RNA sequence: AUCCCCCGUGCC
RNA sequence: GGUGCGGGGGAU
Numbered sequence: 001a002u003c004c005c006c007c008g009u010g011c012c
Numbered sequence: 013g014g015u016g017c018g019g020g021g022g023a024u
Stems, first nucleotide, its partner, number of pairs: 001024008010015003
């Protein structure tokens, strides 16, 4: 950095 | 439920 997944946060 | 964020973690 990709993409899944977790916690809080925001938008839809 | 999807998208963005902050940190954690599967594969790469």
Description: The PDB entry is titled "CRYSTAL STRUCTURE OF DOMAIN A OF THERMUS FLAVUS 5S RRNA AND THE CONTRIBUTION OF WATER MOLECULES TO ITS STRUCTURE". The RNA has 24 modelled nucleotides. It was solved by X-ray crystallography to 2.4 angstroms. Crystals were grown from: pH 6.50, VAPOR DIFFUSION, HANGING DROP, temperature 291K. Betzel et al. published it in FEBS Lett. in 1994: "Crystal structure of domain A of Thermus flavus 5S rRNA and the contribution of water molecules to its structure".